The PDB entry is titled "Structure of Beetroot dimer bound to DFHO". Solved structure of RNA, 45 nucleotides shown. The structure was determined by X-ray diffraction at 2.55 A resolution and released in 2023. Crystals were grown from: 2.0 M Ammonium sulfate, 5% 2-propanol. Ions in the entry include potassium.
[PDB]
RNA sequence: GCGCCG
RNA sequence: GGCAGAGGUGGGUGGUGUGGAGGAGUAUCUGUCCGGCGC
Ligand code: 747
Numbered sequence: 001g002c003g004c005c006g
Numbered sequence: 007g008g009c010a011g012a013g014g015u016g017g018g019u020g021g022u023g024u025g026g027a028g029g030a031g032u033a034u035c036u037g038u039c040c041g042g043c044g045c
Base pairs, nucleotide, nucleotide: 001045002044003043004042005041006040007039008038009037010036011035012034022033
Other pairs, nucleotide, nucleotide, family: 013018tWH013022tWH013030cWS014018cWH014031cWH016020cWH016028cWH017021cWH017029cWH018023cWH020025cWH021026cWH023031cWH025027tHS025028cWH026027cSS026029cWH
C1' cells in the first nucleotide's frame, strides 16, 4: 500500500 | 464475511439457487467496511 482468502 | 449498487431483447413479485441443465451458468461483478497472513 496492495496481493490473497473469508 | 457485512453493506450498497448492478437485471440476459426473459425476468428477480419465479428461486439467489436444492432446476443449473438453455440465455451475461464454470453464473456473479463493481464500490466500500471489516477480519486475518506476505512483502
Ligand atoms: F441488477 C441486478 C440485481 O439487482 C443484477 C443481478 C442481481 C441483482 F439482484 C445479477 C446477478 C448475477 C447473481 N445476481 O449475475 N448473479 C450470478 C447471484 N445472486 O444475486